[PDB]
Description: Entry title: Apo structure of the THF riboswitch aptamer domain. Shown are 89 nucleotides from a PDB entry: RNA (tetrahydrofolate riboswitch aptamer domain) with a sequence from Streptococcus mutans UA159. The structure was determined by X-ray crystallography at 1.9 angstroms resolution and released in 2021. Wilt et al. published it in J.Struct.Biol. in 2021: "Tying the knot in the tetrahydrofolate (THF) riboswitch: A molecular basis for gene regulation". It holds a match to the Rfam family "THF (Tetrahydrofolate) riboswitch aptamer". Rfam describes the family as follows. Tetrahydrofolate (THF) riboswitch was first reported for Ames et al. as an RNA motif in 5' untranslated (5'-UTR)regions of folate transport and biosynthesis genes in Firmicutes genomes.
């Protein structure tokens, strides 16, 4: 010189649920805490609540639908300059 570990968070798959009487999501408001183990810089985003709106069911039924719909799994992704750590020769 080279090739690699390494976070919050995000996205998409698969399971498995949840609402469909309307929760979740969005949005707004409060307030909190955030981008690899370190240091600088922000443009960072997620959380916890509160709040008014909105909305798709069909069907004897099994169901199948609808919802910017929750979780776990995998995968993939995860800002700048600069340090650090593994691993080859």
């Nucleotide at each position: 010189g080279g090739a690699g570990a390494g976070u919050a968070g995000a996205u998409g798959a698969u399971u498995c649920g949840c609402g469909u009487u309307a929760a979740g999501u969005g949005u707004g408001u409060g307030u909190g805490a955030a981008u690899g183990g370190g240091a600088u810089g922000u443009c960072g985003u997620c959380a916890c609540a509160c709040a008014a709106c909105g909305a798709a069911g069909c069907g004897a039924g099994a169901g199948c639908g609808c919802g910017g719909u929750g979780a776990a799994u995998c995968a993939u992704u995860g800002c700048a300059u600069c340090c650090g750590c593994u691993c080859c020769a």